[PDB]
Context: one part of a larger RNA, bound to proteins that are not shown
């Protein structure tokens, strides 16, 4: 996907189709929430990636800023 | 090298740049 | 200019000099 | 006499407007130091999920390994990043470990010395192995631990290093010599590229030559990458985020059953005496899958998570209640066992709790399953997003598996179930209608208490039943509405706040104005009526009665026998159907 | 106007099976049994 | 009850009952 | 071919038992004599039940009965979401609508009088 | 005494109201009778 009765088996270890059974009758309505491992969404937990990011320090390597000396604008007089 | 001075470079502040220095 | 919650604005005045 | 200037009044001269600093703040540039303020990037790997641990990540021995060799796991029992100028190389000589016999101090152990000693000692170290005039001990000469080409061998792709071998060519050591040695008795003791530093070399370069420095090459050392074929490298994220992944963790299921539960066999004990009434030590067989692990097979483009509420059906490993068997059964009460899940198994304190623990009631308050039933069924108390505390932990930033408060619970109208509730054999003398039959389904009743037997049986007494039989009730089905009670928008009458139609009087208005009452309906163990028979047989107790002259409840036959089963009664009434009616 | 015996309705056209003598009857026992006859 | 009679079962579902070309003019045989 | 007698209902006879009629029986065998039915030339799906069952059509004498029924609206309200379900409906009556009467509800209407009424306010 | 206003009170008056729309019962009075579909 197609689809839509069950039970058991066995199976990718809980079928709706498979295998053995149970069975099985048009088209329909109001309900219903037991299933469709029901729909919303490429699990948000968890693992992996040699993928990020927010932030944080004592990680690595910078970095503005600040501190501090030289040199320069910078010259004059005196005295230890 | 270090300190003190000088004033003109630079720098700061006041002013509407209004009386500043020596006689 | 310190006595008062005034007043203070282009000079009075004096010299010179020049225009009718 | 109108009208205008000019000086004085208001001093003079000056070079800087007045002050405060001043070659110092401060600019410009390099230079040192601070700099998570910022930027940038990092923050291995293996792994019975990851994290902790641990190295199974480069090696080495035994072993696993199944007699070539190979051979895995976070198998097993260990070891390694060393140590040695000798513990190396050689000749020589001499023999150990450990025992016995003795032999002043001298004993279990000092030294001397016999004897006997296949190595049982010792060979630096883990283990194997090898080793006795060796490889062990001692001793005296010594640097083969040296200089060089290739080949080879192990790991191997047969690559590099590493760690060997066997030569070749130099030049030495011992030894009388054969000869041994180019490290360690063997198998283990390590390390690319680039970079740096040494050594080596009449041998390059340094380039337009020349000399000299200096710098580059070449050849061979070291200096290191232990993640050890070799990045240079902290942390958090509950504010997260992507790509993915059931390769891999928190559910279920699935396999296992350590553990948990549950049963069995044996029969030492115990039970006064007596194994087996009731229990079972030492050992030992199993079942379950209502514990908890082990394991990753499903599922991470999602299977919604604890608990509680509800609701239904199943299992028995049976607390009750039906019939029974046994006793360390006298009665009462109890306990063990059968057949049996047919019915019932409560109300509540606390806590989110499942689990507990208490409090009454009660036959009895058994035990579990059904995706650890059940969240498009509900509730979020709990867990398990952000908020925020606290305590501890960590410089932090956070972290807790520790507490604690506050936190969106989405969607069905589809397909199945199920409920119920139209219809339904498309073909025919069929339409059409009454009264009916009935496979087949479903299925219900349950349990207690009083009286009276009986204060009897029992029993020394304490005390203390049961069967017929009677009222009643409990928990459930099934109805029902005369009572009582509840509802009342018959908006039925009364009555009444506010305001409206002038007002009486009738009325209306405030999403049913409000009150009292309140029919008729529905309607409540809060009111009332009603609930049941048989059959085969299960446990078990027996019966003829062999077998096996007798026993014997079986073998053949045969009885009695229940809350079970099955019917019935009772509910439905089929792609079943009868009887009969009327048929334009 | 729908439907019947008509007595074997006569003669037509349309479909759908299949079959290809038979609708042969005691209850039964089975270490038994069937038939007859007083 | 007796008795005769059948019993690999013929008083037999391996059989038995049908069943074997017609139209029209001749003789037997229940 | 008619008329009798007795029987069969678990899902009832393709029924039996007399005695009268219809003709003369290839009744059934076994033998015969002279004759024809195509003898369609070696060939299949023949041969039965069957005068089979479903339909719709067409021609010819005799019988049956043609005052059927469901349903839709209405209507009831023992029912009910909607269908479905109980009912009732056409002139002998019969259905509906008022109306009264019964019964229950609520509590004594308007309007009238009152020599009731705390009382006040006028003659 | 008179009259006015004045909640209630008292008779009339168990009175007045409503009462099947799913109560009863006719005792009366005015009306009504049709007509969808379809079926051997």
């Nucleotide at each position: 996907a197609c689809a839509g009765c069950c039970a058991a088996g066995g199976g990718a270890a809980c079928g709706g189709g498979c295998u053995u059974g149970g069975c099985a009758g048009a088209a329909u309505c109001a309900g219903c929430g037991g299933g469709g491992a029901a729909a919303g969404a490429a699990g948000a937990c968890c693992c992996u990636g040699u993928u990020g990011a927010g932030c944080u320090u004592g990680a690595c390597u910078c970095u503005a800023g600040u501190c501090u000396g030289g040199c320069c604008c910078u010259g004059u007089g005196a005295a230890g | 090298c270090c300190u003190c001075a000088c004033u003109u470079a630079c720098c700061c502040g006041g002013u509407g740049a209004g009386g500043c220095g020596g006689g | 200019u310190u006595c008062u919650g005034g007043c203070g604005u282009c000079a009075a005045g004096c010299g010179c000099c020049c225009c009718g | 006499c109108g009208g205008g200037g000019c000086g004085c009044g208001a001093c003079c001269c000056g070079c800087c407007c007045c002050g405060g600093g001043g070659a110092c703040a401060g600019c410009g540039u390099c230079a040192g130091g601070u700099g998570g303020g910022g930027a940038g990037u990092u923050u291995g790997a293996c792994u019975g999920g990851g994290g902790c641990g641990g190295u199974a990540c480069a090696c080495c021995u035994g072993u696993c390994a199944a007699a070539c060799g190979g051979u895995a796991a976070c198998g097993c029992a260990g070891g390694u990043g060393u140590c040695c100028u000798a513990a190396g190389g050689c000749g020589a000589g001499c023999u150990c470990a450990g025992g016995g016999g003795g032999g002043a101090c001298a004993g279990a152990a000092a030294c001397c010395u016999c004897c006997c000693g296949u190595a049982g000692a010792g060979c630096a170290g883990a283990a194997g192995g090898g080793c006795a005039a060796a490889a062990g001990c001692u001793c005296g000469c010594u640097u083969g631990a040296u200089c060089u080409u290739g080949a080879u061998u192990u790991u191997c792709a047969g690559u590099a290093u590493g760690a060997g071998u066997a030569c070749g060519g130099a030049c030495c050591g011992c030894g009388a010599a054969a000869g041994c040695g180019g490290g360690g008795c063997c198998u283990c003791a390590c390390g690319a590229u680039c970079c740096u530093u040494c050594c080596g070399g009449c041998u390059u370069u340094u380039g337009g030559g020349g000399u000299u420095u200096u710098a580059a090459g070449c050849g061979g050392g070291a200096g290191g990458u232990g993640u050890c074929a070799g990045a240079a490298a902290a942390g958090u994220u509950a504010c997260c985020a992507c790509a993915g992944g059931g390769a891999u963790a928190a559910c279920u299921g699935g396999c296992u059953u350590g553990u948990g539960g549950c049963g069995g066999c044996c029969a030492a004990g115990c039970g006064u005496u007596c194994a087996u009434a009731g229990c079972g030590a030492c050992g030992u067989c199993g079942c379950u899958u209502u514990u908890u692990g082990a394991u990753c097979c499903u599922u991470c483009g999602a299977u919604g998570u604890c608990g509680g509420c509800u609701c239904u059906u199943c299992c028995u490993a049976u607390c009750a209640u039906u019939g029974u068997g046994a006793a360390g059964c006298a009665g009462a009460a109890u306990u063990c066992a059968c057949c049996a899940a047919g019915c019932g198994u409560u109300g509540g304190a606390u806590u989110g709790u499942u689990c507990a623990c208490c409090c009454a009631c009660u036959a009895a308050c058994a035990g579990g399953g059904a995706a650890c039933g059940u969240g498009a069924g509900c509730u979020g108390g709990g867990u398990u997003u952000a908020g925020a505390c606290c305590g501890u932990c960590g410089u932090g930033a956070g972290a807790c598996a520790g507490g604690u408060u506050a936190g969106u619970u989405u969607u069905a109208c589809c397909c199945u179930a199920c409920u119920g509730a139209u219809g339904u054999g498309a073909g025919c003398c069929g339409u059409u209608g009454u009264u009916g039959c009935a496979a087949u389904a479903g299925u219900a009743a349950u349990c207690c208490c009083g009286c009276u037997c009986a204060g009897u049986a029992c029993g020394a007494g304490a005390g203390g039943a049961a069967c017929c039989g009677c009222g009643g009730g409990u928990u459930c089905a099934g109805a029902c509405a005369u009572u009582u009670g509840g509802u009342u928008c018959g908006u039925g009458c009364g009555c009444u706040u506010g305001g409206c139609u002038g007002a009486g009087g009738a009325g209306c208005c405030a999403c049913u104005g409000g009150c009292g009452c309140g029919a008729a309906g529905c309607c409540a163990c809060c009111a009332u009526c009603u609930g049941c028979g048989g059959g085969a047989u299960u446990a078990u107790g027996a019966c003829u009665g062999a077998a096996c002259g007798c026993c014997u409840c079986u073998a053949a036959g045969u009885c009695a026998g229940a809350a079970u089963c099955c019917c019935g009664c009772c509910u439905a009434a089929a792609a079943g159907c009868a009887a009969c009616g009327a048929u334009a | 106007g729908c439907g019947c015996c008509g007595u074997c309705g006569g003669a037509u056209c349309u479909c759908c099976g299949a079959u290809a003598g038979g609708c042969c009857c005691c209850g039964g026992g089975u270490a038994a049994c069937c038939g007859g006859g007083a | 009850c007796c008795c005769c009679g059948g019993c690999g079962c013929g008083g037999a579902g391996a059989g038995c009952c049908a069943u074997u070309c017609g139209u029209g003019a001749c003789a037997g045989g229940a | 071919g008619c008329g009798g007698c007795u029987a069969g209902a678990a899902c009832g006879a393709g029924c039996g038992c007399c005695g009268c009629c219809c003709c003369c029986u290839c009744u059934u065998c076994c033998a015969g004599u002279g004759a024809c039915g195509c003898a369609c030339c070696g060939c299949a799906u023949g041969u039965u039940u069957g005068u089979g069952g479903g339909g719709a059509a067409c021609c010819c004498g005799g019988u049956g009965c043609u005052u059927a029924a469901a349903u839709g609206a209405c209507u009831c309200g023992u029912a009910g979401a909607c269908g479905a379900c109980c009912u009732g409906a056409u002139u002998c009556u019969g259905g509906g609508u008022c109306g009264g009467g019964g019964u229950g509800u609520c509590g004594u209407g308007c309007g009238u009088g009152g020599c009731a009424g705390a009382g006040c306010a006028g003659c | 005494g008179c009259u006015g206003c004045g909640a209630u009170c008292c008779a009339u008056u168990g009175a007045a109201a409503g009462u099947c729309a799913g109560c009863c019962c006719u005792c009366g009075a005015u009306c009504c009778a049709a007509g969808u579909u379809u079926u051997g």
This is an experimental structure of RNA (28S rRNA, nucleotides 3125 to 4269) from Danio rerio, with 938 nucleotides shown. The sample was in a buffer at pH 7.6. An Rfam search finds the family "Eukaryotic large subunit ribosomal RNA" in it. Rfam links the family to the GO terms ribosome and structural constituent of ribosome. The depositors describe the entry as "Cryo-EM structure of the 6 hpf zebrafish embryo 80S ribosome". The 2023 paper behind the entry is "A molecular network of conserved factors keeps ribosomes dormant in the egg". The entry also models magnesium and zinc ions. NCBI's taxonomy places the organism under Eukaryota, Opisthokonta, Craniata, Gnathostomata, Danio. Released in 2022, the model rests on cryo-electron microscopy data to a resolution of 2.4 angstrom. The entry has 73 different proteins, among them 60S ribosomal protein L36a, 60S ribosomal protein L18a and 60S ribosomal protein L38.